[PDB]
RNA sequence: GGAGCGGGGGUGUAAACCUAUCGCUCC
Numbered sequence: 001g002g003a004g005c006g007g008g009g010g011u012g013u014a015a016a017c018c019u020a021u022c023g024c025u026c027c
Base pairs, nucleotide, nucleotide: 001027002026003025004024005023006022008019009018010017011016
């Protein structure tokens, strides 16, 4: 100081996705 990921709204017919709040890991 940054991403993955889980949860919400939205979208949905589900899973999933965008993005916040908190948080776990690492560089």